[PDB]
Context: one part of a larger RNA, bound to proteins that are not shown
RNA sequence: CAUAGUAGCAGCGAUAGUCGGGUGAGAACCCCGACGGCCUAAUGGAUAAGGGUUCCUCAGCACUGCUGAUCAGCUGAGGGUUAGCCGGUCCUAAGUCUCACCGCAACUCGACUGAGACGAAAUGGGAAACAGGUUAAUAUUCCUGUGCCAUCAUGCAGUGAAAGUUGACGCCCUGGGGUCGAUCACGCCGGGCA
RNA sequence: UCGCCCGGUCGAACCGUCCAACUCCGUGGAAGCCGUAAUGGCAGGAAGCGGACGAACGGCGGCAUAGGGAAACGUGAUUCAACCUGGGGCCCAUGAAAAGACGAGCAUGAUGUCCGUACCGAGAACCGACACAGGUGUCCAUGGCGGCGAAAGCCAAGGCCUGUCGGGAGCAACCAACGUUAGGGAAUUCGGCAAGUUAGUCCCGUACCUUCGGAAGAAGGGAUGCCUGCUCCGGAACGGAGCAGGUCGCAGUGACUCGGAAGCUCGGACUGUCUAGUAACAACAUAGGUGACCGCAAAUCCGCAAGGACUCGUACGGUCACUGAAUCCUGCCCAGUGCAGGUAUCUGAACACCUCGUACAAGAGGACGAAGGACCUGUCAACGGCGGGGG
RNA sequence: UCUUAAGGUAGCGUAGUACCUUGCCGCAUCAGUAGCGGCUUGCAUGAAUGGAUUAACCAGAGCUUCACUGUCCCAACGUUGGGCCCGGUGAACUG
Numbered sequence: 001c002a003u004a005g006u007a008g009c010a011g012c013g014a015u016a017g018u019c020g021g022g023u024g025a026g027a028a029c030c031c032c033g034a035c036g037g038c039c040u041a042a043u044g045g046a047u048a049a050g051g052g053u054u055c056c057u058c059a060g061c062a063c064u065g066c067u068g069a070u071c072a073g074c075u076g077a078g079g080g081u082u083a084g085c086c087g088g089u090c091c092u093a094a095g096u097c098u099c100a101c102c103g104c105a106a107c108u109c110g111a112c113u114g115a116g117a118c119g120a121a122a123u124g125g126g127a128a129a130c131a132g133g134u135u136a137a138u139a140u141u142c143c144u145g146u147g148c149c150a151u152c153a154u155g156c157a158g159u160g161a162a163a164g165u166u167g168a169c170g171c172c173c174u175g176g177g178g179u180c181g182a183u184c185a186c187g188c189c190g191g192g193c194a
Numbered sequence: 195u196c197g198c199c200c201g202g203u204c205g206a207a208c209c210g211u212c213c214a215a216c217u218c219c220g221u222g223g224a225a226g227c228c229g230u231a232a233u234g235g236c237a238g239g240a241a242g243c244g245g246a247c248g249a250a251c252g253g254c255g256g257c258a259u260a261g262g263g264a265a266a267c268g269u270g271a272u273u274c275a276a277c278c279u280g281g282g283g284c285c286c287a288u289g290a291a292a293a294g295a296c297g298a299g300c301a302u303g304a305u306g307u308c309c310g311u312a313c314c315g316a317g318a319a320c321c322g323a324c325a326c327a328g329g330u331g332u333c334c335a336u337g338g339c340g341g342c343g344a345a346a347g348c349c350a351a352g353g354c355c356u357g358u359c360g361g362g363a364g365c366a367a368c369c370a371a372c373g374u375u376a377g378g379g380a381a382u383u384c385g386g387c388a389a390g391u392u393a394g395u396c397c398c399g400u401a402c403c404u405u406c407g408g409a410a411g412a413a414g415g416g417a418u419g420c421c422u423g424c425u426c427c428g429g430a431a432c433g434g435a436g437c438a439g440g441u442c443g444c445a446g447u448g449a450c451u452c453g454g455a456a457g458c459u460c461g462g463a464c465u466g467u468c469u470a471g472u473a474a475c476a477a478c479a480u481a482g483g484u485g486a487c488c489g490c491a492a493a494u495c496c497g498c499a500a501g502g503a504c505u506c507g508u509a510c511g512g513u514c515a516c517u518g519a520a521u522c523c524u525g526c527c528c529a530g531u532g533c534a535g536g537u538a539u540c541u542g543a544a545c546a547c548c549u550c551g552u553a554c555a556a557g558a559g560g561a562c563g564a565a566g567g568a569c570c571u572g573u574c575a576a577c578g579g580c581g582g583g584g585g
Numbered sequence: 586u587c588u589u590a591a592g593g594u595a596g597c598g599u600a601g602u603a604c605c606u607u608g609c610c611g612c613a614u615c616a617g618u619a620g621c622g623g624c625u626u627g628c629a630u631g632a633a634u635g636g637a638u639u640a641a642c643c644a645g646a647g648c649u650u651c652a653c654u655g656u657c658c659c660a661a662c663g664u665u666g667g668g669c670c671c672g673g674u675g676a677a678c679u680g
Base pairs, nucleotide, nucleotide: 001680002679008674009673017035018034019033020032021031022030036355037354038353039352044334045333046332047331050314051313054312055079056078057077058076059075060074064072065071084148085147086310087309088308090125091124095118096117097116098115099114100113102110103109129146130145131144132143133142149306150305151304152303153302154301155300156299164296165295166294170284171283172282173281174280175279176278177277181273182272183271184270185269186268187203188202189201190200191199192198204261208256209255210254211253212252217246218245219244220243221242226236227235228234262267285289320329321328337349338348339347359672360671361670362669368667369666370665371664372663373662374661375660377658378657381656386653394418395417396416397415398414403408405519419441420440421439422438423437424436425435426434427433442446454651455650456649457648458647459646460645461643462642466478467477482517483516484515485514486513487512488511494503495502496501521637522636523635525580526579527578530577531576532573533572534571535570536569539568540567541566547560548559549558550557581587582586596630597627608624609623610622611621612620
């Protein structure tokens, strides 16, 4: 270079759009409304690992995106994560390491025995926080209201203090108590249909 | 046209209070009573009665002329996840530890530092070179109808039109997934491969064989909707079981959901395991059977060593092997090989010893002789073997 | 008897073991190298290299029956996505 403007941009139980309109130099796919649909252990909500700014805002379309693009997890510029009571932090589990001891030609190697430390972020144990409000983006962290725990100080009470209890536990069947939810009856408030 | 349909009717932590169950005490005095879903309880003292201790993430009051809502700003009931508390059963299996806490009052005040905190959490933020139909943990397991249901199917709350290229041709052949096919009905094929048949629930009924468990939903037969009015069980359900009458369709588990059935033979007893990526099987495992080793300073095994696993174990143990549930059984062979025991005699190394040799040494020979071997014995649920010929 | 110890017992048997072999007889079929039952001298079965047997179990191998059906006779019509045409995007294999 030919291959070639060819294969692919169909196939999965998730067949998904259409009519108006908005913005724009430009609109099938960016946004509004209507109509039509799709997902129900998930196509919804909260999260662990892991990622690391991907989050929010403005301004953009050379790059990335199975077409387009005014859009974006993309480009440029700024901004954003607030804790006594949510985790960590503390405890110990299987187990790991360090030091001492001993071995080894020797060590960054090796087993025991001591001591020390390490070892659990959803999902082991564990002092204590709920409701609401607020922001473009945080929120049991900020703000409002209320509450709670630990330590220490001061004051009163207290002489009891350590025995015990707890932490603390398998599998299967099952009664009782009982909240949420759901449902039924009637009442109240608001909506819909005619 | 009916008068029905939907949503809301709220309110926490915390503080206070209430207490069922379990346990115990007093009283009482059961010789058959008390009690449960069930097991169970009692003169070693049943019921009954009184009492002590004693629960919820629960009830109740406060919190709350807090908060939230446009408004109302409910009240009762059933079934009841959470959470609380009991009873029963199982083990050749026994189901953490430690810190901490309670035990152990109240007021007031001060202190409470350090680290994490955004976002995705996936058919585009993770891993898979990708904006990959793969892979990737937890909880939302109680939203409505449905039905046995955390099933299907349909629908909310919530989310989405990004499992992201479009436009056009009644849109041909051909291919992928499918629907429907007359008559025949497995003739197809290595083989009913593929597809299909059956199907839910109730009633009737159910063979051979069997280890008595099972086989079995064997098979085979019938029923199934709607409407009107009822009966029974229960405290009741918006729970369940039936009756009578009426009545519609081709079809009433109307979709969805939803076994085709039977006989004979081989193999492995069964559940279980496996070749991540062509093998799921008859292969491995298994309970069961058997043999072997060892008394623990053991047998077996790891390390060069220091040391270690088995072992917080001890023969009803645990190590090493074979067979592979149950049932009926498991013959013969020890010559070879293996293992083990014995062994007069034979053989059998080195050191020391003795002889020769060397002023020494090399070296030659001798005596003694361990395990081992020869030899003998035991042993096949040890390796394995169980023929040819002849009366 | 002999090699080299013994000379195959119960059972099972043409077997997932049997070469010969489609063995022979029978069942079943219009017709059955299949399958099952029996026979069996087993080329070359056989007792924890376990033998025989077996209820139950099985996405294990084989055979038969009923039911059913586009597997077949013999193909048809239809549905959805492609395929074909248009805009855009746009490789690779191979030479």